[PDB]
Context: bound to proteins that are not shown
RNA sequence: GGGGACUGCGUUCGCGCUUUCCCC
Numbered sequence: 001g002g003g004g005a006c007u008g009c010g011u012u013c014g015c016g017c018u019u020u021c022c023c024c
Base pairs, nucleotide, nucleotide: 001024002023003022004021005020008017009016010015
C1' cells in the first nucleotide's frame, strides 16, 4: 500500500475517528 473482524464512538449516510487484532 488493499480487505476484514472486533471495542467503543461521530456522521451530512459519503464515510470518518478509535480499540484489539487477523489476513493479502